[PDB]
This is an experimental structure of RNA with a sequence from Homo sapiens, with 19 nucleotides shown. Garcia-Lopez et al. published it in Nat Commun in 2018: "Targeting RNA structure in SMN2 reverses spinal muscular atrophy molecular phenotypes". Keywords: Terminal Stem-Loop 2 Survival Motor Neuron, RNA. The entry is an ensemble of 40 models. The depositors describe the entry as "NMR solution structure of the TSL2 RNA hairpin".
RNA sequence: AUUCCUUAAAUUAAGGAGU
Numbered sequence: 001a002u003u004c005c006u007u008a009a010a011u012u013a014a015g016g017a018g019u
C1' cells in the first nucleotide's frame, strides 16, 4: 500500500501474514 484472520467493537482502534 491495500487485502486476509482476529478481538475490542460495528464497520472504528490494534496486531501477524501478503514479498
Stems, first nucleotide, its partner, number of pairs: 002018006